Entry title: Cryo-EM structure of the Cas12m2-crRNA-target DNA full R-loop complex. Solved structure of RNA (crRNA (56-MER)) from Mycolicibacterium mucogenicum, together with DNA, 111 nucleotides shown. Ions in the entry include magnesium and zinc. The entry is indexed under CRISPR-Cas, RNA BINDING PROTEIN-DNA COMPLEX, RNA BINDING PROTEIN. Taxonomically the source falls in Mycobacterium (subgen. Mycolicibacterium) (Bacteria, Bacillati, Actinomycetota, Mycobacteriaceae). The work is reported in "Mechanistic and evolutionary insights into a type V-M CRISPR-Cas effector enzyme" (Omura et al., Nat.Struct.Mol.Biol., 2023). Released in 2023, the model rests on cryo-EM data to a resolution of 2.87 angstroms.
Context: bound to proteins that are not shown
DNA sequence: TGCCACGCGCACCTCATCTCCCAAATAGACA
DNA sequence: TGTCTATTTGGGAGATGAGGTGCGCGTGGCA
C1' cells in the first nucleotide's frame, strides 16, 4: 500500500493480517436461474526482430 | 497515407437478455 | 369425529427446428 471487523457504495474514528472488534453518518435497493458471449492471467508453437 | 502478431492449452472471472415468483388434494398430528 | 398443518403433485402447455452475426447499434490513432 490493500483486503477484512452485522447487508451493498461513499466516507470519519478504532482494529486484524487469517484474524481481529466494533461504532457513526448520507445514499441506493427485485432477486433467483439458465443461457450465450466476452475478459483476464499464466505457459507453448509460428515467426518477424 | 498504411499499420498495429497470427494460433493453441487450462484456469477463473464478469456481462448480456429473458422468464418467474401456484395452489388443491391428500395425508397426519393432535384434541 | 374436526381444526390445523404438512406433503404429494400436476402443473404451465401443447408441443419441429441449434450453429449466430452484413440493419444499425460501437469502436483508431500513430508514426
Nucleotide at each position: 500500500a490493500g483486503c477484512c471487523c452485522a447487508g451493498c457504495u461513499u466516507g470519519g474514528c478504532g482494529g486484524g493480517c487469517g484474524a481481529a472488534g466494533g461504532c457513526c453518518a448520507a445514499g441506493a435497493c427485485g432477486g433467483a436461474g439458465a443461457u450465450g458471449a466476452g475478459g483476464u492471467g499464466c505457459g507453448c508453437g509460428u515467426g518477424g526482430c